The depositors describe the entry as "Cryo-EM structure of RIG-I in complex with p3dsRNA". The RNA (p3dsRNAa; p3dsRNAb) with a sequence from Homo sapiens has 24 modelled nucleotides. The reconstruction used 613,519 particles. It was solved by cryo-electron microscopy to 3.54 angstrom. Ions in the entry include zinc. It was solved together with Antiviral innate immune response receptor RIG-I.

[PDB]
Context: bound to proteins that are not shown
RNA sequence: GGACGUACGUUU
RNA sequence: CGACGUACGUCC
Numbered sequence: 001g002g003a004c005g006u007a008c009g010u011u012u
Numbered sequence: 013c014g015a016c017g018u019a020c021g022u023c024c
Base pairs, nucleotide, nucleotide: 001024002023003022004021005020006019007018008017009016010015011014
C1' cells in the first nucleotide's frame, strides 16, 4: 500500500 | 435503518 472487523462519534 | 469521521486490531 489494499482488504477486513470492532469501538466511539456525526448525520439523511 | 444506510453512508461518513476517528481510534484500535487483524490479514494479504